An RNA structure (mRNA; 3' vRNA) with a sequence from Influenza B virus, in which 30 nucleotides are resolved. The reconstruction used 328,180 particles. Taxonomically the source falls in Betainfluenzavirus influenzae (Viruses, Insthoviricetes, Articulavirales, Orthomyxoviridae). The structure was determined by electron microscopy at 2.58 A resolution and released in 2022. Keywords: Influenza, viral RNA-dependent RNA polymerase; antiviral drug; nucleoside analogue; T705 (favipiravir); T1106; cap-dependent transcription; backtracking;, VIRAL PROTEIN. The entry also models magnesium ions. Entry title: Early transcription elongation state of influenza B polymerase backtracked due to double incoproation of nucleotide analogue T1106. Protein in the same entry: Polymerase acidic protein, RNA-directed RNA polymerase catalytic subunit and Polymerase basic protein 2. The work is reported in "Direct observation of backtracking by influenza A and B polymerases upon consecutive incorporation of the nucleoside analog T1106" (Kouba et al., Cell Rep, 2023).
[PDB]
Context: bound to proteins that are not shown
RNA sequence: AUCUAUAAUAGCUUUCUC
RNA sequence: GAGAAAGCUAUU
Numbered sequence: 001a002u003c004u005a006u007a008a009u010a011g012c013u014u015u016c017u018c
Numbered sequence: 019g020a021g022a023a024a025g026c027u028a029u030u
Stems, first nucleotide, its partner, number of pairs: 007030010
Other pairs, nucleotide, nucleotide, family: none
């Protein structure tokens, strides 16, 4: 020297036709 | 009738 690794739900922001 | 992706937050 954070590089690996990281279940699900919900929210917010951004981008995604005028 | 309210999508995809990314980041972040909360929760269980």